[PDB]
Record summary:
An RNA structure, in which 338 nucleotides are resolved. Kappel et al. published it in Nat.Methods in 2020: "Accelerated cryo-EM-guided determination of three-dimensional RNA-only structures". The PDB entry is titled "hc16 ligase models, 11.0 Angstrom resolution". It was solved by electron microscopy to 11 angstrom.
RNA sequence: GGUAGACUCGCAGGAAGUCUACCGAGUAAGAGAAAGAGGAAAGACGGCCAAAUUGCGGGAAAGGGGACAACAGCCGUUCAGUACCAAGUCUCAGGGAAACUUCAGAUGGCCUCGCAAAGGGUAUGGUAAUAAGCUGACGGACAUGGUCCUAACCACGCAGUCAAGUCCUAAGUCAACAGCCUUGGCUGUUGAUAUGGAUGCAUUUCGAUCCAACCGAGGCUCAUUCUUGUAAUUCAUGGCCGUCGGGGAGGCACUUCGGUGCCUCUGAUAACAACUUGAAAUAAGGUUGGCUCAACGGCGCGUGACAGACAAUUCGCGCUGGAACUGCAGUCGGACCU
Numbered sequence: 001g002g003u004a005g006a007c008u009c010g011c012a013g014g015a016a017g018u019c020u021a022c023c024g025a026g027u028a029a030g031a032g033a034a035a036g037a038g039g040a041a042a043g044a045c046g047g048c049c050a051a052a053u054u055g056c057g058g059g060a061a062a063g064g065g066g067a068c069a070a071c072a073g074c075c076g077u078u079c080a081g082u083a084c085c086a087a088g089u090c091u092c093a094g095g096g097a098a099a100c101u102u103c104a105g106a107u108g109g110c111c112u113c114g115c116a117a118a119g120g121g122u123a124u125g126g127u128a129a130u131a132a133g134c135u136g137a138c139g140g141a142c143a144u145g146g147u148c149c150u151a152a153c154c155a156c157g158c159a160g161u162c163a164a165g166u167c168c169u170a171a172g173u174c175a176a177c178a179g180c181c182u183u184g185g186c187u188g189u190u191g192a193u194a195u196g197g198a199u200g201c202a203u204u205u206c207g208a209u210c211c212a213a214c215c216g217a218g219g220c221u222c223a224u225u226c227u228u229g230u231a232a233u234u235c236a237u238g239g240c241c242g243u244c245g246g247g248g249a250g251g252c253a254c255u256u257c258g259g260u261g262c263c264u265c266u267g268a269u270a271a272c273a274a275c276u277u278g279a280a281a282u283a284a285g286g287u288u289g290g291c292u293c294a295a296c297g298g299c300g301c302g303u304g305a306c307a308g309a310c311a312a313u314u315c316g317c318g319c320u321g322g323a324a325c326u327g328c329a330g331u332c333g334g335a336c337c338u
Base pairs, nucleotide, nucleotide: 001023002022003021004020005019006018007017008016010115011114043244044243045242046241047240048239049238050237052233053232054231055230056229057228058227059226060225061224063222064221065220074140075139076138078137079136080135081134082132083127084126085125088107089106090105091104094101095100110120111119112118153334154333155331156330157328158327159326160325161324163204165199166198167197168196171195172193173192174191175190176189177188178187179186207293208292210290211289212288213287214286215285247266248265249264250263251262252261253260254259296321297320298319299318300317301316302315304314305313
């Protein structure tokens, strides 16, 4: 820095604050920690390389903008082109056994990121006008074929239907009860029942499980900063190599206290240490998409049990599924084109 959860202030999208966990060898990949096993080896000259500076490439970022939308959408500015209605509210009538129903008419239905309350006003809404979407006649800007992008359907969204569901009603159908002088018939009530209704459509799963992609932190973009690679300019600031000599150390000789001369090294040291710090590098984590199998649902049969006349309950075997189709671009990306 990001994600998830909890709590607080109204929120159930999101937002402000606090706490916990993961991404974090607590910020990998590089860092921190890790650094076993030293403190320093002198002076002068020459040569080589790099720091030091600049250009360019890759990666990351404090910060700005934008994004987090699926309504709407480049901005300013005027004119023209554009019809229908049920956002909401009120009333009514067409019907029905009931439930419940078109339909129809009048009037009209907000804003502040979103939520008629979180706050405020009461300034007409939808499809496709008046509430505007787009096109032309104007300017600026930007726009990716072009003086300026595109989406049938796919994903988000809406509508309809169906797989089937849920609830309401119960005329009719079967059962029960009551009433009627009686058998009968007829009437009423309760129960069960949709062929009637409203709900758009009532939705469209569960586990095991491996594989792929992305994230070490908002995607994207912009200045400046950090890091690294490369080329150029450039060399006592640093490192390496060579030569010279006692400044220092060691050895030998003379002297033999001291001191003088000659020779060798450049000065303890494996690496490490100071220089730096790795032997060598990292997951366990989160999100999205996809594969196969399986509780389980449905259908068929019965070699069985029981019932057994028949219907049934249970068990076993086999097949299939582990859950839809059509239309509308409103929107991001996708065939494709302008």